[PDB]
RNA sequence: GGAUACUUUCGAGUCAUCC
Repeated sequence: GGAUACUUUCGAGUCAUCC
């Protein structure tokens, strides 16, 4: 530098790791 997990009360949010 690029990127990744989940939960909804239904409108969305969380900034650790990976490469």
Solved structure of RNA with a sequence from Mus musculus, 19 nucleotides shown. The source organism's lineage runs through Eukaryota, Euteleostomi, Sarcopterygii, Tetrapoda and Mus. The structure was determined by solution NMR and released in 2025. The 2025 paper behind the entry is "Specific Interaction between a Fluoroquinolone Derivative, KG022, and RNAs with a Single Bulge". It comes from the structure "INTERACTION BETWEEN A FLUOROQUINOLONE DERIVATIVE KG022 AND RNAS: EFFECT OF BASE PAIRS 5' ADJACENT TO THE BULGE OUT RESIDUES".